[PDB]
RNA sequence: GGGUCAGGCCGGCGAAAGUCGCCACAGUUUGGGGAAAGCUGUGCAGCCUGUAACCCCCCCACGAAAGUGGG
Numbered sequence: 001g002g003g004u005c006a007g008g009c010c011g012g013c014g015a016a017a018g019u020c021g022c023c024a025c026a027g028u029u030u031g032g033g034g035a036a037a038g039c040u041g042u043g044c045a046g047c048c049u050g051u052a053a054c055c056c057c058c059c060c061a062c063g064a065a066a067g068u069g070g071g
Base pairs, nucleotide, nucleotide: 003044005050006049007048008047009046010021011020012019013018023043024042025041026040027039028038031057032056033055034054058071059070060069061068062067
C1' cells in the first nucleotide's frame, strides 16, 4: 500500500445456531437534482479475486441519427 458490492482464503468470539472481518456512522458528489463498492471525517481493521463509469432533466458544440464532448 491494499476497506464497506459479491465470491473466497485465513482466522477472532460463541457449547452451538450463528457472527465478525474488506466494516460502522455522518457529511458530501451535480450544469441542476437523485445516488455509491466514489470522496472526506471519526472510529474500527485482514487480506485475496472478480466485475461494476448508475438514474432524471436543462444549455453549448459536433453528428443524418444513435451518440460523443463540455458546463